This is an experimental structure of RNA with a sequence from Influenza B virus, with 20 nucleotides shown.
The entry is indexed under Rig-I like RNA helicase. Influenza virus vRNA promoter., RNA BINDING PROTEIN.

[PDB]
Context: bound to proteins that are not shown
RNA sequence: UGCUUCUGCU
RNA sequence: AGUAGUAACA
Numbered sequence: 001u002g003c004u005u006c007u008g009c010u
Numbered sequence: 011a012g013u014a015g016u017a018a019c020a
Stems, first nucleotide, its partner, number of pairs: 001020002004017001006015005
């Protein structure tokens, strides 16, 4: 602080 | 299809 994997949730 | 958190990259 740009990004979108994962996990929880619906 | 979203949402929240997280981490990784940049």
Ions in the entry include zinc, tetrafluoroaluminate and magnesium. The structure was determined by X-ray crystallography at 1.44 angstrom resolution and released in 2025.